Context: bound to proteins that are not shown
RNA sequence: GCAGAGGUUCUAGCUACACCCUCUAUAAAAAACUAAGGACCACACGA
DNA sequence: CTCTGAATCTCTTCCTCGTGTGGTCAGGACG
DNA sequence: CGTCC
DNA sequence: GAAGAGATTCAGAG
Numbered sequence: 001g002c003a004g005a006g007g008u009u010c011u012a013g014c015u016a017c018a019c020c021c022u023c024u025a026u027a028a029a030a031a032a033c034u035a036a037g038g039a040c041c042a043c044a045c046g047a
Numbered sequence: 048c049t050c051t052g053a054a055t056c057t058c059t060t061c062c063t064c065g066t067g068t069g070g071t072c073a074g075g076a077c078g
Numbered sequence: 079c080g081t082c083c
Numbered sequence: 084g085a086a087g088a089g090a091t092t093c094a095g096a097g
Stems, first nucleotide, its partner, number of pairs: 004023004012034002039071009048097003053092009075082004
């Protein structure tokens, strides 16, 4: 915290189902953290 | 000679869920 | 590197 | 298979 970017980590992190803070054009004092694809035909078997 | 019933032909399924496996358009080379 | 059987 | 239904020919009888 709903339109973007940045932050201390670890390429990238803006609610993407999704996790913290800031403002409408500028990037850092800060620990727990992260990923969103997937059929049909045959065989054998169970009830 | 035109329908009547009847034989013929064609369609439409014919349980309901699991668990292990395995097989599946296959363009292929040329501008 | 993409495109037409 | 198989089992039935319905469309489609198809046919008997005046």